């Protein structure tokens, strides 16, 4: 840097 | 809820 997850949290649209 | 989007943090692999 790609990729991929994991915690917090926030708009929309149905 | 389900779906999309963005905010902060942190790890995987290479």
């Nucleotide at each position: 840097g790609g990729c991929g997850c994991g915690c917090g949290c926030g708009c929309g649209c149905c």
Method: X-ray diffraction, resolution 2.4 angstrom. The entry became public in 2010. The RNA has 28 modelled nucleotides. The entry is indexed under Innate immunity, viral RNA sensing, RNA binding domain, IPS-1, cytosolic, HYDROLASE-RNA complex. The entry also models zinc ions.